[PDB]
Molecule: tRNACys
Organism: Methanocaldococcus jannaschii DSM 2661
RNA sequence: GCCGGGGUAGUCUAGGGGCUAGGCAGCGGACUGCAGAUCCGCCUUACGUGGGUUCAAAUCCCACCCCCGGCUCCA
Numbered sequence: 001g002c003c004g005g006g007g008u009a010g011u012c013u014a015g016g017g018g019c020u021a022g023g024c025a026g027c028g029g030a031c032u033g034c035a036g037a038u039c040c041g042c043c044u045u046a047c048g049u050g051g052g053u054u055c056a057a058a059u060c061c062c063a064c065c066c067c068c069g070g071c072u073c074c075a
Base pairs, nucleotide, nucleotide: 001071002070003069004068005067006066007065010024012022013021018055028040029039048064049063050062051061052060
C1' cells in the first nucleotide's frame, strides 16, 4: 500500500443532524478514625486530524493519521 474492525474525557462501554450519555482502585470538599450511600466539580475544550455541508455535526461528505486483524515478491 489493499480489504475489514476500531479511536468518544484519567479508560469503560451507548448514540448515525439539534433531547445538554451514564457507570469507577481516578481526586478535593461537605464533623473524627474504621466501613457503605449523595452532592459536586475534577485533568473539561468528550468525540483521531484537517477541510466541507448546515442556523446547528460525535452524527452526513472528502482527504489524511494511529491502534487490531488479515492478505503481496516487479513491468